[PDB]
Method: cryo-electron microscopy, resolution 2.9 A. The entry became public in 2020.
Solved structure of RNA (Met-tRNA-iMet) from Saccharomyces cerevisiae, 76 nucleotides shown.
The entry has 78 different proteins, among them eL36, eL34 and eL18.
The model includes bound N-carboxy-L-threonine (U6A) and methionine (MET).
It holds a match to the Rfam family "tRNA". It is annotated as a transfer RNA. From the family's description: Transfer RNA (tRNA) molecules are approximately 80 nucleotides in length. Their secondary structure includes four short double-helical elements and three loops (D, anti-codon, and T loops). Further hydrogen bonds mediate the characteristic L-shaped molecular structure. tRNAs have two regions of fundamental functional importance: the anti-codon, which is responsible for specific mRNA codon recognition, and the 3' end, to which the tRNAs corresponding amino acid is attached (by aminoacyl-tRNA synthetases). tRNAs cope with the degeneracy of the genetic code in two manners: having more than one tRNA (with a specific anti-codon) for a particular amino acid; and 'wobble' base-pairing, i.e. permitting non-standard base-pairing at the 3rd anti-codon position.
The depositors describe the entry as "CryoEM structure of yeast 80S ribosome with Met-tRNAiMet, eIF5B, and GDP".
The reconstruction used 107,000 particles.
Lineage of the source: Eukaryota > Saccharomycotina > Saccharomycetes > Saccharomycetales > Saccharomyces.
RNA sequence: AGCGCCGUGGCGCAGUGGGAAGCGCGCAGGGCUCAUAACCCUGAUGUCCUCGGAUCGAAACCGAGCGGCGCUACCA
Ligand code: U6A
Ligand code: MET
Numbered sequence: 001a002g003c004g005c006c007g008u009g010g011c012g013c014a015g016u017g018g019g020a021a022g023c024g025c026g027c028a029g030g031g032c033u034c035a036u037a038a039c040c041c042u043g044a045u046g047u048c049c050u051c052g053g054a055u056c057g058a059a060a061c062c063g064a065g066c067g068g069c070g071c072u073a074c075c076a
C1' cells in the first nucleotide's frame, strides 16, 4: 500500500421496530466459613469513534473523515 472484519463501561462483546443502552469478565462493598478459595447478593463506572444528513423517533439508517486488528505483498 491493498484486501477482509471492526469501533458502546477498565477489558471482551451483544444489541434493535429508530422512539428509551445491556451480557460476561473484572472493580468496590456485603453474606457464608474458624479462616481462604468456590459460592450467593448488591451497587458504581457510558463524548454508543467523528462531522453531516434522511427523521417526529438513531448508538444502529446513508455519506464522508479518523482510528484499530488480521492477512497478502516486500530478502540487503
Ligand atoms: C466454603 C466449603 C465445606 C464448605 C464450600 O462451600 O465449598 O463449607 N467452604 O465457603
Ligand atoms: N546498503 C543497503 C543495502 O543495499 C542500503 C539499503 S537502502 C539505503
Base pairs, nucleotide, nucleotide: 001072002071003070004069005068006067007066010025011024012023013022027043028042029041030040031039049065050064051063052062053061